[PDB]
Molecule: 18GAAA(52-MER)
RNA sequence: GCUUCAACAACCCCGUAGGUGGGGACGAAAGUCAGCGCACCUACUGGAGCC
Ligand code: NAD
Numbered sequence: 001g002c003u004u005c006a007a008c009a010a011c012c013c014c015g016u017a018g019g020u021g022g023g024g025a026c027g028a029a030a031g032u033c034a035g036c037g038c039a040c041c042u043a044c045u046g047g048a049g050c051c
Base pairs, nucleotide, nucleotide: 001050002049003048004047005046006045012037013035015044016043017042018041019040020039021038022036024033025032026031
C1' cells in the first nucleotide's frame, strides 16, 4: 500500500464517528424522538492476511 474482518458486547446481532438513499413512532404542520436488527459510502480504532 492492498484485502478481509469485529474478538472485546448484560441472550444473539451490534468496533467508533460521520454521510447518502429510504423507513418507524409521534406531530395538524414545521419537525421531534429511538440500538432504525434496511441498503450502501467515507474516515478512523482494533485484529488477520497479503505485495
Ligand atoms: P468471529 O469470526 O466473528 O470473530 C473472529 C474475528 O474477530 C476475527 O476474524 C477478527 O476480525 C476479529 N478479532 C478477533 N480478535 C480481535 C482483536 N483482539 N481485536 C480486533 N479484532 C479482533 O467469531 P465469533 O463471532 O466469536 O464466532 C464465529 C462463529 O460463531 C461463526 O463461524 C458462526 O458459525 C458462529 N455463530 C454463533 C452464533 C451463536 O448464536 N452463538 C451466532 C452466529 C454465528